An RNA structure (23S RIBOSOMAL RNA, nucleotides 1995 to 2877) from Escherichia coli, in which 878 nucleotides are resolved. The depositors describe the entry as "Crystal structure of five 70s ribosomes from Escherichia Coli in complex with protein Y". Vila-Sanjurjo et al. published it in Nat.Struct.Mol.Biol. in 2004: "Structural basis for the control of translation initiation during stress". Released in 2014, the model rests on X-ray crystallography data to a resolution of 11.5 angstrom. Crystallisation conditions: 18-22% 2-methyl-2,4-pentanediol (MPD), 0-5% ethanol, 20-25mM MgCl2, 200-320mM NH4Cl, 1mM spermine, 0-0.5mM spermidine, pH 6.0-6.5, pH 6.50. Among the 50 different proteins in the entry, which are not shown, are 50S ribosomal protein L11, 50S ribosomal protein L16 and 50S ribosomal protein L30. It holds a match to the Rfam family "Bacterial large subunit ribosomal RNA". The entry is indexed under 30S RIBOSOMAL SUBUNIT, PROTEIN-RNA COMPLEX, PROTEIN-PROTEIN COMPLEX, RNA-RNA COMPLEX, RIBOSOME.
Context: one part of a larger RNA, bound to proteins that are not shown
């Protein structure tokens, strides 16, 4: 003496069961109950409700031409840029000014006033140059003082003078892109009055140029807001998104699917309507350019053609096929029905009116249908009056119909849109993945079935063309059950300790095995199984051992052990890649690692309860545990065997391994105070001579009593009950034989045992030596 | 079916144990030889100190293979042990083997 936490503890397994990882569940054994020390296997150890990922019409951050905004940045437009000046265009005023219906002294789109219109600014008449569907637009000269309104006619109009407007013009004045020139009123950059602004007083100075406004077009991730669609027999590239043909669909409707096949959003004035004939391929007779077959007659034809393109269903009296006539692929309507929540689409006698063919009958909303079907806002048009915000009309608008989207994401919903994260954040999650269980048993190791083939010839001394039964199943998984309120790869040390199917021993079946030694197989567990090379290594071959180097346990045993070593969080490089930002159980290099153990349980020592009078202590025993490998000299061995190398079935004394203790007195270390060596500094003044410091001896060594290894010994072998392999005395039934399982032997290792704690409190209370007492009051 | 004046073995313990965290197991509490001091011996720094000298003198010789020696066979009853204290007590029921 606290915190992170937590429902709850009379909180042992098992082996099974349980959304299969159960201790309170099952069924069984099981402990004398409690206290600290220490240990992790253990609560699906603890914290953020995994942030790896996937669901989320979540968010941020970056990039890219993702749809687009946008400063900026790149172009036009007027003014603080004023007379002029080489100007092509363009408006007006001013004269005014093309016009050929015949005639009008005369060839008209002209009206008021009118009595007098032109001329010394020169006016009948001529001469001459420019556009003419043959009309006209000026001059000057040739003649020089001469030509012209009214009672004319006819024309849409009788006139001039002052005016005319139209398709229409050159200019004497004006204002407007200008290109290029000169000068100064917008401004800005170098002297004078407190010295880089502010006054800038005469400032040079070029000078409409620099430029703000509002509008335009590009460009731009410069900088913003969302999308980036989903699905999902897991992310998801791919693959998928609508309609039609069924199989499987479960004989009345009757569904699904990364279970399968053929396609489509048509055609057609006519495969429509109406009368009328005619059976298709298909063989066969044999005869033409006629080496099959196209010709043509035939009888056959459950008709096996076709009838516009899957598919079913129809299919002559033909919806089939030809061929005259001709269109209702009209409208108004319409009891009664199916389709489906809606959506409605599908059927149709019947009634209306006008028509076609057609004697009439009869049929006439295109024909077999269901695929060819197929959005609301907005617009594209005639009709409509049925109106229309002042009313009248009308900007509209709604009906009659109708036309714009391979939106081929086909109920689409917007007209409108990308990638990327190992930095992540958060919403949840194994009711959305992967690494362990799991149903399952694909592919994993092992046996079984007879003849083919090997072995001289020959089925198993050993295998097996082809295939057949399965036990286990931890081979990569198919399952998405609870596990994201989060259980963190694999490997190495070391604890290990289960299984046998047995990796080495042992008896044993055989051996095409003479001995040495092995080739397969039987039976239990008694034991045990290295060190070097790389990895992060499973695993793997490489070097030599080893009696050999197991096989399947254990979330491929575990960090409540470390390690990350690989890689597999965020850094940079390389290979191709995406345009860029960026991608990879492709490759390299570094690269934190937990965590006060109440506990269940274990290894341990106490506290106590006890089988019945209290006690020192010395004892037979269920039983809990410990409790085991093996190479090599010598001998009957140089022997059975072996025609030659060489060499057992018995066991024998004998040299070793990691591997159990012990002992101190063979072999060392450790000794932090017991001595000697030596620099530096100090305390006695100072010496010879000693303390204090130098890891709690500073530095060389040394050193008992202890401890433990390399230290020395000693460790698994006698042997009975009874196995498995296997060997019998009699030898039954099926009168022969065979381990007749009716009588019993030999059988190594396990099991009784044989060595040692514990321990008769194993509540299934077992023995012996040994010590207090003949009395009375809470 | 209530009931005492009198314990020896456990034990606080004092000095110790090659026994340990406490702690089961051992030694003396005096009728006393446990632990330390003293002491006969090794032990290991190996010939300690006074003194005298050669003499510049660092040093070196001899007394002294002992002087000096944390737990060591042991010895010495010294440093330390006088005493004192807690269960204060005499076989459940029933039947047999069996004592006069």
């Nucleotide at each position: 003496g606290a915190a992170a936490u937590u429902g709850a503890a009379u909180u042992g397994g098992c082996u099974g069961u349980a959304a299969a990882g159960a201790u309170g569940c099952g069924g069984c054994c099981u402990a004398c109950c409690c206290g600290u020390a220490g240990c992790a296997g253990g609560a699906c150890g603890a914290a953020a409700a995994g942030a790896c990922c996937c669901c989320g019409u979540g968010g941020a951050g970056c990039u890219u031409u993702a749809c687009u905004a946008u400063a900026g940045u790149c172009u036009g437009g007027c003014a603080u840029u004023c007379a002029a000046c080489g100007u092509u265009g363009a408006g007006a005023c001013g004269u005014g000014g093309u016009g050929c219906g015949u005639a009008g002294g005369a060839u008209a789109g002209g009206u008021g006033g009118g009595a007098g219109g032109c001329g010394a600014a020169g006016a009948a008449c001529c001469c001459u140059g420019g556009c003419u569907a043959c009309g006209g637009c000026u001059g000057g000269g040739g003649g020089g003082a001469g030509c012209c309104g009214c009672c004319g006619g006819u024309g849409a109009a009788a006139u001039a003078c002052c005016a005319c407007c139209c398709u229409c013009u050159a200019c004497u004045u004006u204002u407007u892109g200008a290109c290029g020139u000169u000068g100064u009123a917008a401004c800005c950059u170098g002297a004078a009055a407190a010295a880089u602004c502010a006054c800038u007083u005469u400032c040079g100075g070029g000078g409409a140029c620099c430029g703000u406004g509002c509008u335009u077009g590009g460009c731009g991730g410069g900088u913003a807001g969302u999308u980036u669609g989903a699905c999902u027999g897991g992310g998801g590239c791919g693959g998928u998104c609508g309609c039609c043909u069924c199989c499987c669909a479960a004989a009345a409707u009757g569904u699904a699917a990364c279970g399968g096949a053929g396609g489509c959003g048509c055609c057609c004035a006519a495969a429509g309507g109406u009368c009328a004939c005619c059976u298709c391929a298909a063989g066969a007779c044999g005869g033409u350019u006629g080496g099959a077959a196209a010709u043509c007659g035939u009888c056959u034809g459950u008709a096996g053609a076709g009838c516009g393109c899957a598919a079913a269903g129809g299919u002559a009296g033909a919806a089939g096929g030809u061929g005259g006539c001709u269109u209702g692929a009209c409208u108004g309507c319409g009891a009664g029905a199916c389709u489906g929540a809606c959506a409605c689409g599908u059927c149709g006698a019947g009634c209306a009116g006008g028509g076609a063919g057609g004697a009439a009958a009869c049929u006439c909303g295109g024909g077999c249908u269901u695929a060819g079907u197929g959005a609301a806002c907005c617009g594209g048009u005639g009709g409509u009056a049925c109106c229309g915000u002042g009313u009248g009309g009308a900007a509209g608008g709604g009906c009659c119909a109708u036309c714009g989207a391979u939106c081929a994401a086909c109920g689409g919903a917007u007209a409108a849109a990308a990638g990327u994260u190992a930095c992540c954040c958060c919403g949840g999650g194994g009711a959305u993945a992967a690494c362990a269980g799991g149903c399952u048993g694909a592919u994993c190791u092992c046996c079984c079935c007879c003849g083919a083939g090997a072995g001289u010839c020959c089925a198993u001394a050993u295998c097996g063309g082809c295939g057949g039964g399965g036990a286990g199943g931890u081979u990569u998984g198919g399952c998405a059950c609870c596990u994201c309120g989060a259980u963190g790869u694999c490997g190495g040390c070391u604890c290990g300790u289960c299984g046998c199917a047995u990796c080495c021993u042992g008896g044993g079946g055989c051996u095409g095995a003479a001995g040495a030694a092995g080739g397969u197989c039987c039976c239990a567990a008694g034991g045990g199984u290295u060190g070097g090379g790389c990895u992060g290594u499973u695993c793997g071959c490489c070097c030599a051992u080893u009696a050999a180097a197991g096989c399947g346990g254990c979330a491929c045993g575990c960090g409540a052990g470390c390690u990350g070593g690989g890689u597999u969080c965020a850094g940079a490089a390389c290979g191709u890649c995406g345009u860029g930002a960026g991608a990879c159980a492709g490759u390299u290099c570094g690269g934190u690692c937990u965590c006060u153990a109440u506990c269940c349980g274990c290894u341990a020592c106490g506290g106590g309860c006890g089988c019945a009078g209290g006690a020192g202590a010395a004892u037979u025993g269920a039983g809990g545990g410990g409790a085991g490998u093996u190479g090599c000299u010598c001998c009957u061995a140089g022997u059975a065997c072996g025609a030659g190398a060489g060499g057992a079935c018995c066991g024998g004394a004998g040299u070793g391994a990691a591997c159990g203790g012990a002992c101190c007195g063979c072999u060392g270390g450790u000794c932090u105070c017991c001595c000697u060596g030596c620099u530096g500094u100090c305390g006695u003044a100072c010496c010879a001579a000693c303390g204090g410091c130098a890891c709690a001896u500073g530095c060389a060594g040394g050193g008992u009593a202890g401890c433990u290894a390399u230290g020395u010994c000693c460790g698994g072998a006698a042997c009975g009950g009874a196995u498995a392999a296997c060997c019998g005395c009699u030898g039954a039934a099926a009168g022969c034989a065979u381990c007749u399982a009716a009588g019993c032997g030999g059988g190594a290792a396990g099991c009784c045992a044989g060595c040692c704690c514990c321990a008769a409190g194993a509540u299934g209370a077992g023995u012996u030596c040994u010590c207090c007492c003949a009395c009375u009051g809470u | 079916u209530c009931a005492g004046g009198u314990a020896a073995g456990a034990c606080u313990c004092c000095c110790g144990g090659a026994a340990g965290a406490c702690c089961a197991c051992c030694g003396g509490g005096u009728u006393a030889a446990g632990a330390g001091g003293c002491c006969a011996g090794g032990c290991g720094u190996g010939c300690a100190c006074g003194c005298a000298u050669a003499g510049c003198a660092a040093u070196g010789u001899g007394u002294u293979c002992a002087g000096c020696g944390g737990a060591c066979u042991g010895g010495u009853g010294c440093u330390c042990a006088u005493c004192a204290g807690u269960c204060g007590a005499g076989g459940u029921c029933u039947u047999g083997a069996c004592c006069a």